Shown are 20 nucleotides from a PDB entry: RNA. It was solved together with tRNA pseudouridine synthase B. The entry also models zinc ions. Crystals were grown from: PEG6000, pH 8.5, VAPOR DIFFUSION, HANGING DROP, temperature 278K. The 2005 paper behind the entry is "Dissecting the roles of a strictly conserved tyrosine in substrate recognition and catalysis by pseudouridine 55 synthase".
Context: bound to proteins that are not shown
RNA sequence: CCACGGUUCGAAUCCGUGGC
Repeated sequence: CCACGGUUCGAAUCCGUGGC
């Protein structure tokens, strides 16, 4: 960076996983 997911809704933003 990409994909997926988490959490009592405006987390790109915190966490986790896999891939790069």